[PDB]
Context: bound to proteins that are not shown
RNA sequence: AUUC
RNA sequence: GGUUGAUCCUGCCGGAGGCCACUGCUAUGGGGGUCCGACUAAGCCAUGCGAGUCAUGGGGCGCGC
RNA sequence: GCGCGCACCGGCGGACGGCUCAGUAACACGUCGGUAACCUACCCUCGGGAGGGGGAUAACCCCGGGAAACUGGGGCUAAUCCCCCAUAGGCCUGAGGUACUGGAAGGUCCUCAGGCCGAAAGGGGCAU
RNA sequence: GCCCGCCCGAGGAUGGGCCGGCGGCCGAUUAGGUAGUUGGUGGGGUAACGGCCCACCAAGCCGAAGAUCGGUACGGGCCAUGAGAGUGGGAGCCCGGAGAUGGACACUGAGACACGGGUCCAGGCCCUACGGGGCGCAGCAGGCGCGAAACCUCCGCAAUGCGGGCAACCGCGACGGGGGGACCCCCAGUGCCGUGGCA
RNA sequence: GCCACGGCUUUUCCGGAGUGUAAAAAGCUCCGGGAAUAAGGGCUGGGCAAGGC
RNA sequence: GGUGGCAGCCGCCGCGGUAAUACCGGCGGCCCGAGUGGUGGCCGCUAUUAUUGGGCCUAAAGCGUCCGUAGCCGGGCCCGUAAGUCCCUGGCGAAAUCCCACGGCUCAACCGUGGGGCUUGCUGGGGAUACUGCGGGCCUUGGGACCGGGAGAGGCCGGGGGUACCCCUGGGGUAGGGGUGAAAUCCUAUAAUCCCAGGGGGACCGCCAGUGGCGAAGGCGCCCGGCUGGAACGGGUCCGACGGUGAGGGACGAAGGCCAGGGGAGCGAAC
RNA sequence: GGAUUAGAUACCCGGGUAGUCCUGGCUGUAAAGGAUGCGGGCUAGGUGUCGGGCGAGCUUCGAGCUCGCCCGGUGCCGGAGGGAAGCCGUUAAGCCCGCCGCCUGGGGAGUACGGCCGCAAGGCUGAAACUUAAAGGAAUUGGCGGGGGAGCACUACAAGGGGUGGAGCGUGCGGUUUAAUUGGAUUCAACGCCGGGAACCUCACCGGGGGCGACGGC
RNA sequence: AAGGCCAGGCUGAAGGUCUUGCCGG
RNA sequence: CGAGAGGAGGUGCAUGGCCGCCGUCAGCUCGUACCGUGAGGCGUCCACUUAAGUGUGGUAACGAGCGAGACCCGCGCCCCCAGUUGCCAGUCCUCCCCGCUGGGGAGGAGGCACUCUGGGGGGACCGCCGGCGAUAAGCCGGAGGAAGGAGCGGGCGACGGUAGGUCAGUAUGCCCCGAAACCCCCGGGCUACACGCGCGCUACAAUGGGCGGGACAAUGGGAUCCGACCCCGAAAGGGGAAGGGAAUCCCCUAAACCCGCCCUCAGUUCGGAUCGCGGGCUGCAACUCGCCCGCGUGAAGCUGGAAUCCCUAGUACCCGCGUGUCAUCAUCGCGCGGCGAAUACGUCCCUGCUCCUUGCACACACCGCCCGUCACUCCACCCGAGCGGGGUCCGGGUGAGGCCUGGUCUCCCUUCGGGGAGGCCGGGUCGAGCCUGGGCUCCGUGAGGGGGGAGAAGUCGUAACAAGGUAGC
RNA sequence: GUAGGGGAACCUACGGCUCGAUC
Repeated sequence: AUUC
Repeated sequence: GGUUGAUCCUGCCGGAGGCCACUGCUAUGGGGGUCCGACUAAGCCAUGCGAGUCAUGGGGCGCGC
Repeated sequence: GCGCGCACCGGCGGACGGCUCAGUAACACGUCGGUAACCUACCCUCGGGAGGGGGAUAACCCCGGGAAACUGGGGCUAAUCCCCCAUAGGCCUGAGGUACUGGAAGGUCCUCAGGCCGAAAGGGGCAU
Repeated sequence: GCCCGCCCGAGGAUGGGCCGGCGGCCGAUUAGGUAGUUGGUGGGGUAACGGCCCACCAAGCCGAAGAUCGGUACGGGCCAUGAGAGUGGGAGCCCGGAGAUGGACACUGAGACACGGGUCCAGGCCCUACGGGGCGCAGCAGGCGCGAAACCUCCGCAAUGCGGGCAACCGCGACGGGGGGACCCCCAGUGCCGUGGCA
Repeated sequence: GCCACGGCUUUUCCGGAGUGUAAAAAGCUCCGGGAAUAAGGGCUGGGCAAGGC
Repeated sequence: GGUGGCAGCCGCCGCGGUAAUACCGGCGGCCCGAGUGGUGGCCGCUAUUAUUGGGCCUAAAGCGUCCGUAGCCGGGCCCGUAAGUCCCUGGCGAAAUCCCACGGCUCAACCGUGGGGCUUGCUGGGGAUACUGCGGGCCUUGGGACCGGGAGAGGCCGGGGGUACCCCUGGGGUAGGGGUGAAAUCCUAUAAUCCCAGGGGGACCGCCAGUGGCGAAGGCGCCCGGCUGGAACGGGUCCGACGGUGAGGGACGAAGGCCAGGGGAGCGAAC
Repeated sequence: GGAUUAGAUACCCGGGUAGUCCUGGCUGUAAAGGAUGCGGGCUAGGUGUCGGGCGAGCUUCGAGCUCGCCCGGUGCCGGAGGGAAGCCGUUAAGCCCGCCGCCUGGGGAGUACGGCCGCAAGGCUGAAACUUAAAGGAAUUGGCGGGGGAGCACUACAAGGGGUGGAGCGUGCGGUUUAAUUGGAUUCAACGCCGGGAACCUCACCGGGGGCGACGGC
Repeated sequence: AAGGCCAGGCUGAAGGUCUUGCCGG
Repeated sequence: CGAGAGGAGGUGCAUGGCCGCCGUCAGCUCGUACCGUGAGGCGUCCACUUAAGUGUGGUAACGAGCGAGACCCGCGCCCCCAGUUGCCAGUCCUCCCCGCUGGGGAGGAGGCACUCUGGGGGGACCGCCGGCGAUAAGCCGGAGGAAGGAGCGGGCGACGGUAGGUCAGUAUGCCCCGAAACCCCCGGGCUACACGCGCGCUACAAUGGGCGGGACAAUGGGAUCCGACCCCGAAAGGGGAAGGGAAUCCCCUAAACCCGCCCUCAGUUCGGAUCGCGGGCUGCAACUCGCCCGCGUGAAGCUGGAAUCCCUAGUACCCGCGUGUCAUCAUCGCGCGGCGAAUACGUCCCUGCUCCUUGCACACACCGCCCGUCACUCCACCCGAGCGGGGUCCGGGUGAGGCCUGGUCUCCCUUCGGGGAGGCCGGGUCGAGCCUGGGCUCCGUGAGGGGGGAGAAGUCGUAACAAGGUAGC
Repeated sequence: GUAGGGGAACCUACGGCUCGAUC
């Protein structure tokens, strides 16, 4: 962290 | 993270976050709040309380003055 | 003759507050509207009224019954308790008129007629 | 002369009753349902419109865009979660609805078919001198049981409000105040400094 | 991070006086004493921070 | 340090079988911290429900094929309307709860004063007309109709044929034939196998024949004649959007199996 | 029925009922497969083949032959592109515009219950309890094949010569016995092997005797 | 101290060990 | 008292080192580039070709490396050098013998001619010629030649793997044994024997047995060792002893073979096990448990099934000898010479290997992986003659109580008019509750029957994966 | 796929597919  | 001697896929299981309820171990202080038999039995009981007020409606009685 | 209390008659309230989610898939709930198809004690405003007569009964007294819960008879007595008469007033119908409101009326107003129902505590306090 | 009250009328306010349009779960291994049922005329009753109820006349009403039947459930404002789109819930505070052992029926009143009132049946419990009487804790506190699972038989009407009263005031397990409990949230503590020795 | 030495402070602790409160209690102001009174739970092969003792 | 495929651990992967970084414990260390672990439920993880935003040859998944009902999607131009759609304004959508600032409790949580949002929306009016919808006229590109010379095992009916196979009757001839990896059952001296002349039967249509053609699919092959279905090409012919898909519903649909009536050469489940 | 065979309810052989054919009806199923729903527009083509048309040449003048172009069908290859890859590729398994049907880990299970259709056989519809950590697809390296090729070898054959297995002894192994009969090695690649021909020693086994405390303190 | 030993005893035979003492420190 | 030393005590599945097998197989890797998302591929493949990834051409490959080969040892032919401890042909001198003075032997002088020994060089390369092959790499044959097609025979055995063997050769981690599993002496055992096996020796006779005569090697080894030569002894063996540290001396006149005689197809003059008496050697010791010699004794065995082993030339068959071990003991191992063939110059038929391609449900890798039935155990589910309970909607009967209404009996009020409260008898309406027949749903039991799922481990077969042994669906 | 048969995995017949190998 609108993630792996 | 997991299917193969090794590989790329499909696909499910699991990990890792939050809130609610029960519970193991443990616990110094102040403050605020719309928390505490809802889930199971709208099941059962004892004691005592939760709804009165008016002498500027009326008569009586008592205690006083 | 002034006050303090006890139960009683009487008035208002006790239909709110509080608790729970069993039932209910429904105009129950939500929102927009409608009632010109309805009721409303307590409150507000305006416009008007309070006349004349009656009755009983709780408390209280004398007797009680029943284990209690409750309850009988006789005597006596008040009111903003209860009842009657009248007048105002209310409702129904028919016939007319056309004052009001409203988007829209026989809904309200006026006149007539035939009828049914039918008020009120001039009580209390103070003082002149 | 003033204060508090009584009755009639017109309106308002307050509080309700009734009607309509739109919106809100699952099932087809539930496909046909309805007979005062749908409508009309004329009446009764109601505070009031209305098959709400009655007499007569007709044959309409709903449905594969899911009727009917069954299952589940109080509804919303809101809440939880997530980047959002969305998915799930709707006990505690407010508004509305329904209920007072189960099920029915009435009196009084502006208002109830009545939450601390009435009548009956069922079901249970209690007192009794055995003739008869009385009570339902889904109001507060307390005890039992059920169950994984939920507090004091406390103080007060001083504040907010309600009822009554001209008022003064009275009462209120509403409300307020404290007590118990790892309910939610905020702010903190369980030492600090320097020196020597280690790390 | 620890032992010792020397100092400082008192939120919390104990004990008091006022205020507060319907009455109390807690909270708030001040006073006295004194480092005194107060850490646990889970994990430690990889996912996954941490021992090849 | 101990125990020793036992005892035990374990969300999942997996450790332990005598040298245990994975069991028990000691000592150290890591995370959080007045809290930290365990069990069950909802969300997220999950583009494992997909409007945003998934997939269906072989991994789960295209109905056996077609016709069509409702619904959904629908060619171009002009005129009108203003239902959907967009802008502006009036009346509603209680408070609490959400976001922001300021102010009052030591700050904060909390409370107050203001500004917005929420209530998935409802309703009275004013205006606009691009798109969608409704209504009225035009168009020909999509689709349907018609004509012409052709292609094809598309389908039904009727007639005529071709080899091959089985049986029967005559003739000839005489010891085996058949079949296997090798054998045997079997047929045969009541003359087989083999050759010749005839008669009768039931099924099937070789080579040409294809990487071919027609048909919605299933499936369709000798020749001739009749009845009929559809497609392609060519086309300054006609109609003038008549279109696509298609829940429910219907029609067709290899082999095999069943009912009734016939027939029966070869092959051949059962036996 | 006969053979094969450990056994043969099979495969092989010899016979044979239904059925396969015709008339008229039912059933409504398949790897009913391009394992690829139908319509429309766009994104290089090459080379074959069938039908129609047009244009050029040849002609045995033939409804004939050859080449090219347009339309529509049916195949093979292939660049960009797509895909997990096999592979697809204007007859998309690519990009866009629409409509229908189906799927949501493996099993239980296409089962049970109930319903409709059907003469029946059977069709269509269709769960849960419980169980399990994978089930599955495409491709890679090996190994294997009673797959195909090519090639090798007297611890393979063929052409040959000599033998073992049959008798008695030598030696080694197994087994049995014993106080002990020490132990190792078991197909090729154990068994005249541990250079293992052991009288003592070897010695590792059995019986019986005797020695033995570096360093360190009582 | 540990240990070396004439004769005899146990012993398969043995200062291996017991009687005997002497050495050795 | 605890340790250290020591251990032929356990673990070769804790190790090192060494050995066997795949295999005397021709295979196994690297750099850069290229193809693929990737695991990986290419090179290392195709054609011809060799004992050989050995070579010639083509190609997304170009180049390197280890193995093979090259290298080392011996055999066979020729040349140069060398002459003792090896050799004696031609030369000279002696001695001896025969038959027929022609021949034959022995010395010791003197020589290195021959043989041999061992150092250095040469020689063979498909080189020439024929054919067959791409005109390339190469194949077969002819000569010549000591030798002909890597001349012949050996040593050195790549990267890897086999949990192959060895802690009982030594070295070593852990575990275990101190008066002991450690170190020494005596006696026994490994040599035990109803039997099943492997490798051999001897035979089953004339392609021979015995007796007597005649021939002919090489390798190696040798100090308290080899021992010639002499003497004893019937034999085994005994007593002296020259020489020899090994081209000088010794072990050492090998057997099979040849000649003559006996035996003539028989369990024999084949065969030679087993047992008795005696004589010797080694050694501290010979019974358990050694080897040799003589005389006696005289067992099976009359050519061998099913099956199976080794051998392509100085090879195989036959014959004996040396050396290792060793005080004594060889039917064994490692080597040596003597005599000396038969068949083929091929194939993949059987048994097994390598390589390319193809298929795979295998990967502790076909001695693999698997399917289903009967039987054993545990769990949940369904059917069933039927037997029970609860919840919820309809009709019907009976029907408490209230409300409305009709007539009456009593009581009270009042001015006549009428009011009010109740008991009693009917009607109507709402309607609880009881009874009865109904309709769905859930639940609880049932003789016996039916399937499914899990479970170190019971049986019968082997349907499927390879053409899975009859292609699968 | 259908039908018949068999201790059991299975066998046979008709029609179909290649998700089948060798010349």

Shown are 1459 nucleotides from a PDB entry: RNA (16S ribosomal RNA) from Thermococcus kodakarensis (strain ATCC BAA-918 / JCM 12380 / KOD1).
NCBI's taxonomy places the organism under Archaea, Methanobacteriati, Thermococci, Thermococcales, Thermococcus kodakarensis.
It holds a match to the Rfam family "Archaeal small subunit ribosomal RNA". The family is grouped with related families in Rfam's "SSU clan".
The PDB entry is titled "Cryo-EM Structure of T. kodakarensis 70S ribosome".
The structure was determined by cryo-EM at 2.55 angstroms resolution and released in 2020.
The reconstruction used 283,424 particles.
Keywords: T. kodakarensis, ac4C, Ribosome, cryo-EM.
Ions in the entry include zinc.
Among the 58 different proteins in the entry, which are not shown, are 50S ribosomal protein L37Ae, 50S ribosomal protein L22 and 30S ribosomal protein S19.